The depositors describe the entry as "Drosophila melanogaster Testis 80S ribosome". Solved structure of RNA (18S ribosomal RNA, nucleotides 613 to 1195) from Drosophila melanogaster, 445 nucleotides shown. The entry is indexed under Specialised ribosome, Drosophila melanogaster, Testis, RIBOSOME. The sample was in a buffer at pH 7.5. The entry has 77 different proteins, among them 60S ribosomal protein L3, 40S ribosomal protein S16 and 40S ribosomal protein S21. NCBI's taxonomy places the organism under Eukaryota, Altocrustacea, Insecta, Neoptera, Sophophora. Primary citation: Hopes et al., Nucleic Acids Res. (2022), "Ribosome heterogeneity in Drosophila melanogaster gonads through paralog-switching". An Rfam search finds the family "Eukaryotic small subunit ribosomal RNA" in it. On this family, see Yusupov et al., Science 2001: "Crystal structure of the ribosome at 5.5 A resolution". The family has 90 seed sequences and 75,755 matches in Rfam 15.1.
Context: one part of a larger RNA, bound to proteins that are not shown
RNA sequence: AAGUUGUUGCGGUUAAAACGUUCGUAGUUGAACUUGUGCUUCAUAC
RNA sequence: GUAUGUAAGCGUAUUACCGG
RNA sequence: CCGGUACUAUUACUUUGAACAAAUUAGAGUGCUUAAAGCAGGCUUCAAAUGCCUGAAUAUUCUGUGCAUGGGAUAAUGAAAUAAGACCUCUGUUCUGCUUUCAUUGGUUUUCAGAUCAAGAGGUAAUGAUUAAUAGAAGCAGUUUGGGGGCAUUAGUAUUACGACGCGAGAGGUGAAAUUCUUGGACCGUCGUAAGACUAACUUAAGCGAAAGCAUUUGCCAAAGAUGUUUUCAUUAAUCAAGAACGAAAGUUAGAGGUUCGAAGGCGAUCAGAUACCGCCCUAGUUCUAACCAUAAACGAUGCCAGCUAGCAAUUGGGUGUAGCUACUUUUAUGGCUCUCUCAGUCGCUUCCGGGAAACCAAAGCUUUUUGGGCUCCG
Numbered sequence: 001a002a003g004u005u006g007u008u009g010c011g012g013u014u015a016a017a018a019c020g021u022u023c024g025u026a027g028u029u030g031a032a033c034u035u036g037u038g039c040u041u042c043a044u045a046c
Numbered sequence: 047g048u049a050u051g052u053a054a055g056c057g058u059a060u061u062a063c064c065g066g
Numbered sequence: 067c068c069g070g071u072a073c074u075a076u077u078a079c080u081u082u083g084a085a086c087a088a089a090u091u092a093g094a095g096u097g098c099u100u101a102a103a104g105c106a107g108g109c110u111u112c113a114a115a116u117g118c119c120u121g122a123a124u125a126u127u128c129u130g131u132g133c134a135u136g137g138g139a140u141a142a143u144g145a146a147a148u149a150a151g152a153c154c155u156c157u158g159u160u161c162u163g164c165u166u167u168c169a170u171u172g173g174u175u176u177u178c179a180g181a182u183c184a185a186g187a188g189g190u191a192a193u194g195a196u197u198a199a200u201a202g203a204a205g206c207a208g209u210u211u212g213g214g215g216g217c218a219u220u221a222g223u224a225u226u227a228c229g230a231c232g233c234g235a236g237a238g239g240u241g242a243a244a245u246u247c248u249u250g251g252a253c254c255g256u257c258g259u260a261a262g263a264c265u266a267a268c269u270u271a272a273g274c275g276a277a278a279g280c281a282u283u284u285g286c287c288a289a290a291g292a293u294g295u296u297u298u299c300a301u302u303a304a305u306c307a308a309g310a311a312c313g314a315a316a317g318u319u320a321g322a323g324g325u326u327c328g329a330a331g332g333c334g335a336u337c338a339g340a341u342a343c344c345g346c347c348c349u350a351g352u353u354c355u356a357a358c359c360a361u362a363a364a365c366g367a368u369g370c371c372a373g374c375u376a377g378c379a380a381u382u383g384g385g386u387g388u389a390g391c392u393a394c395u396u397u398u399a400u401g402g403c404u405c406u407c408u409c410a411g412u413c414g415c416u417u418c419c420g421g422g423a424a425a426c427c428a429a430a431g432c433u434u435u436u437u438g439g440g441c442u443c444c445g
Stems, first nucleotide, its partner, number of pairs: 010445003013425002018442001020312004027305003032196001039055003063070002075143004079137002082134002091125002096104001108118001201302001202299003205295002211290001215287004221265002225261008234253001236247002273280002317358006327351001331347004369441001371439001376416003380412006387405001390403002420427002
Other pairs, nucleotide, nucleotide, family: 011017tSS014423tWH016445cSS021276cSS024308tHS025307tWH026306tHS030301tSS038056tWS044045cHS044051tWS044052cWW045048cWW046048cWS064070cWW076141cWH081135cWW084132cWW088128tHH090127cWW093123tHS098102tWH106120tWW107118cWW107119tWW111114tHS146194tWS151193cWS151194cWS153155cWW153186tHH157188tWS158182cWW158183tWH159185cWS160161cWS162163cWS162181cWH163178cWW163179cSS163181tWS164165cWS164178tWH186187cSS189191tWS198300tWS199301tWH207208cHS208293cWW212274tSS212289cWW214288cWW219283cWW220282cWW222263tWW224262cWW230257cWW233251tHH234251tHS235248tWS235251tHS236252tWS239244tHS240242tHS243334cWS244334cSS244345tWS249250cSS250251cSS270281cWW275278tHS277312tWS292383tSS293384tSS304440tSS313360tWS313364cWS314361tWH316359tWS326352cWW328350tHS329349tWW330348tWH336343tHS337339tHS340342cHS366368tWS368430cWH370440cWW373432cWW374431cWW375429tWW379413cWW380411tWH387389tWS388404cWW392401cWS394399tWW395396cWS396397cWS417419tWS422424tHS422425tHS426430tWS429431tHS434435tWS
């Protein structure tokens, strides 16, 4: 070669594959908001 | 003619001092 | 405008640096005859060589941590609410002092107070508390609605049984039989009693529930989704290894009851055989409390939270407008219906003008062209 180990990148209605259900620590993941363009010039594209 | 990508002035700790 | 100084909320990430052996690798330089290699080698010198050097680079595996520096987007943390708003401060209304001049050195104390901690009423202080997510939890004349849950209360026919009364001999069952019941009384009729089980018809693409599941009346009992909300709190959230509760049926342990049905058992048939289907008898079981079991085609063979992408028809709740009818208590008003809108939806169709191997799916779509809303379980 192999998107046939897959983070980039697989699949799970029926081909293999979603726990019987919900709760829930670890873990993972969590909305918005808290100095931003103005105004004038030159160096500067024309 | 304009453009804008330029640095500074200006809604200010663009900051206490002495130097050019 | 210019050097040198006095002088600075972090972290993650990122920029540029330093730091660190070669060999290897990437590789520029070099005609080893070319090449793999190597680290040599070039050169009017043509007839004298003096003939200087190219070199032996440069970045990456020496990843990574760690160390410097630029930036402040993203991302966490951090302040001022049982108390810090400050004062650049002459400052102390604390006192801890501490070394210089008292040539040398201290008892006596001030300047200085390098200082730190009290400290004022030297308190101008805009004095200090972001929005209330179509996040979440919470509240609420609320108005409710529902086979949601538990216990009490009762109802309904029917089924078996039993009684009596009457009538007769056949009744039940099958494709056909038989087992089985029954002389004068089964079955039928009838009124009556006892029982245990089950909740029809209404009954739905109707509701409620975490799934399993959930239907007589009524009383009680805590609960809950939805909507209504210019109420409150202010991220309290999402999903979850381990763990925990619940879990149809069957089954088990003990106690009750025990109607119908009925694994097994025994018959009767049927059949080539029949330990089966059909027929009769029934036993455990079915049922109620007390526990255990922990599974199912526990299925939507579809985890969960969030947003979007289209119609149309119903349809359960709640809201709202009739510029509607209707009820009669009255033209009314409560109630019903119809019309209009809106949440929360659910079910169907119609289609992709999305996907798919298709069957299909309004999600099984937006999984696009090497795709990215989190999270877990699994092949």